[PDB]
Context: one part of a larger RNA, bound to proteins that are not shown
RNA sequence: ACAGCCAAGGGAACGGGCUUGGCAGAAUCAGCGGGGAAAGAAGACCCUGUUGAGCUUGACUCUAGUUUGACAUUGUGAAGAGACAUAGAGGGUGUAGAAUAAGUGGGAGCUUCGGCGCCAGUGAAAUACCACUACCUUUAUAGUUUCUUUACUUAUUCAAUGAAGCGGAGCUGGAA
RNA sequence: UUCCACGUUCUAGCAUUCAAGGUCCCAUUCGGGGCUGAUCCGGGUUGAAGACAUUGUCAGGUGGGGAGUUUGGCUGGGGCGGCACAUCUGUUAAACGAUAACGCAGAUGUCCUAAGGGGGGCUCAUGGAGAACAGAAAUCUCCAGUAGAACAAAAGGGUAAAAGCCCCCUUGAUUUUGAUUUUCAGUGUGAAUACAAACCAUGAAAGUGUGGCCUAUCGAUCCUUUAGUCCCUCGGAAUUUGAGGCUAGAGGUGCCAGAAAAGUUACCACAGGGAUAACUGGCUUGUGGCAGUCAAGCGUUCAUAGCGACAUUGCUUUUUGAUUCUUCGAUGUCGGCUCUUCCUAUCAUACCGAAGCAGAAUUCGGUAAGCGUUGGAUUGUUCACCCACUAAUAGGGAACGUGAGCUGGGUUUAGACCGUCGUGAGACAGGUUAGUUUUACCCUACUGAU
Numbered sequence: 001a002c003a004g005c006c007a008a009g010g011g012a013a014c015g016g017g018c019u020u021g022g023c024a025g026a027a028u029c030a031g032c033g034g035g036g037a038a039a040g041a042a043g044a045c046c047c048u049g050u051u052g053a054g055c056u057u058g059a060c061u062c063u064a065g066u067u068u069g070a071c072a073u074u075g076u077g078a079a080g081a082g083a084c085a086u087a088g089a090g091g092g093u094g095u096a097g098a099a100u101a102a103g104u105g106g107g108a109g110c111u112u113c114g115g116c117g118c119c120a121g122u123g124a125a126a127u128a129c130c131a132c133u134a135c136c137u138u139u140a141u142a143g144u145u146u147c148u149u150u151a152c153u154u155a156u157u158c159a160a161u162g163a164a165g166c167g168g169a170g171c172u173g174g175a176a
Numbered sequence: 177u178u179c180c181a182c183g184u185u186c187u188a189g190c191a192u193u194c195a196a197g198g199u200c201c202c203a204u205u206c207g208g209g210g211c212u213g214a215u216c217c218g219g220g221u222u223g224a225a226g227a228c229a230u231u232g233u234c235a236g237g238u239g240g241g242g243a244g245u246u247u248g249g250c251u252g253g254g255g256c257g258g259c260a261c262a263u264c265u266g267u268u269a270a271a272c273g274a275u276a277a278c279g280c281a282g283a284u285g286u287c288c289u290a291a292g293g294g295g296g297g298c299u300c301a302u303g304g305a306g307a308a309c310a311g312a313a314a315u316c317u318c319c320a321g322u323a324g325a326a327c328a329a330a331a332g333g334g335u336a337a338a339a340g341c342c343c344c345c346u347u348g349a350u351u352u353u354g355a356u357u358u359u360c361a362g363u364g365u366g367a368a369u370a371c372a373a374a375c376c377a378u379g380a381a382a383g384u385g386u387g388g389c390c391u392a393u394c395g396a397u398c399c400u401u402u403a404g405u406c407c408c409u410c411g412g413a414a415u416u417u418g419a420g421g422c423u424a425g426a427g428g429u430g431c432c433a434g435a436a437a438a439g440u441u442a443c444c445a446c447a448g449g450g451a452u453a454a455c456u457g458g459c460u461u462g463u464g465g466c467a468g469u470c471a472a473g474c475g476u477u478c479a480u481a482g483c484g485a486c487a488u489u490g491c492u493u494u495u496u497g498a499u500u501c502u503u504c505g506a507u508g509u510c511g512g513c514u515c516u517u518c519c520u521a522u523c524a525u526a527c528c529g530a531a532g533c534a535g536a537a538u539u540c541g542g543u544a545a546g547c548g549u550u551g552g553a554u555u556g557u558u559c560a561c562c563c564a565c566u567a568a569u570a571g572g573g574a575a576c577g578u579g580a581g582c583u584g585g586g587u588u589u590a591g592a593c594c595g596u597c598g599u600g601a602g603a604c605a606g607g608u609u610a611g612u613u614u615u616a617c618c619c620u621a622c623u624g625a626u
Stems, first nucleotide, its partner, number of pairs: 002016001005022005027626005034620003038615002046449004051445002053441004059245005065238008075152010088139001090137003109116001157224004166218004172181005197212006248261001249259002257278001262284006285432001286328001287388002292346007300324001302320006326335002329393001331391003348375001350374003355369004363433001376385003399427006407421004457501001458499001460497001462496001464492006473483002510585001511583003515577001516574005523548001525546001526543006550564003554560001591609004595604003
């Protein structure tokens, strides 16, 4: 869907139909809530989907906003302070060695002498060295950068007013 | 030259007409004009602020406020767990091969310049008999010793003048590019086999060695990076940088043929699923319940009046599981109330048998479901428990009977509170409070009626 009586069986494991039985007689009325696994709705639970959505959070990936820096808007000055630079400086073992090594590099007075020298002897290394240096510390020299505080006003910004008294002088009086 | 002053303060009145006044001019009968009254000058409206704010662009931070997205798989539902997701040994596996389960016992993401390669020498576990400390175990000796040892690791295989132990020399754990075996689509990857063409190691040598005795121990495209080729290209022509190619590696995907990825939803949604859970029903019956057999013992003596261990055979589907066959385009989910019927594994009543039956009371058993099996306190409750009556207050079924019969206390949407948990949204088979119970007039069945 077609329909509408049951029991059991088997069956998608609870039949109105199938099987085997029970049965079974028109047409019906009022009720009734056993059943029609009655109706209502493509189960809202559950799972699946490489389907969402609301919401959350240092999930992944972003974003408005905001913050910070730079450059532009953007023009005038002073002072002070840093940094590197530049030139001057000085200092930079624990034992030991009287006495240093910070420094890596001197052997023979050459510093005016000659402490000591020139390894001798001391540390691992040393000692007028004798030529030099370097790193720090450590100041400083006043170049180039950078930073801070400040001024100027016309850009820009804020505010008010019916754009009304602004700025600088002056008169008058007082006193220096 | 500097300083200071330079019109208003008892009172809720009033304050305006180019201001009167003064002065000069004109022009007259009205009056009109200028100056002053009320200083001049600069035309900067007045304050603040100032190359800083601001604004524009880029850059770093912050930014669930907002946007977009994601938030594995297998699975006796899903989740949690585990990994059966890439693998290896033995077994399951049914003597070719192949073969499953969230089968069984285990193992892998490592480790090794030797524990790789070659050669030589040697022989292991253990036992017995011996030797000061020395015993059961230390070192030495002999004898026996088929491996009962060792070989990195799991397991299996293999191995004795070795593959083991010790020693000597080494880098074949190398270069080139092919073939082959397993998994297999006869693709990849991993691993392995036998060669070729080199260069080597070792040994006297034959030989052996292309990593580990064998069976596991691992990784595409794109990108990056390194080695090699000093080769190709940068396209108007050159040089040099740079870049791009060609060959071999490496940085990795373990969800291991390889997306780049957190939750929550009880506010929820959609497509579906009975491929899949939460009832009934069906199979099963471990578990639950009920009933047997045997008879060691209990029962004063006596196994069996009544019981009954150790065992063992069953039944039932009123327990709970197990399963997932039906139902997810829906079979209304607790309990109670109501009502009917059925079962008997009988509580009572009838009639009996037995007794550790004197009576009484009681216990065991038979036929028996004809008949009855209650009123209440607490709890939504089933259950439980107690009070009480009673002859007795038996157990069950009927879609765990019964919601278009009710009810709706519970459970089981959305509101709300608490505790614990969670950063949070939220979670809780935890507690609590509130929460719409729809339709019969059809068919049948039933009750009555023509």
Molecule: 25S ribosomal RNA, nucleotides 2361 to 2992
Organism: Saccharomyces cerevisiae